[PDB]
Entry title: RNA structure containing GU base pairs. Solved structure of RNA, 16 nucleotides shown. Jang et al. published it in Biophys.J. in 2006: "The crystal structure at 1.5 angstroms resolution of an RNA octamer duplex containing tandem G.U basepairs".
RNA sequence: GGCGUGCC
RNA sequence: GGCGUGCC
Numbered sequence: 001g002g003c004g005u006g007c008c
Numbered sequence: 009g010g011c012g013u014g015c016c
Stems, first nucleotide, its partner, number of pairs: 001016008
C1' cells in the first nucleotide's frame, strides 16, 4: 500500500 | 474520515 472485517 | 484486527 491492497482485499476484507469490527467499532466510532 | 479515524482507530482496532485477519489475509496479501
Annotation
Method: X-ray crystallography, resolution 1.5 angstroms. The entry became public in 2007.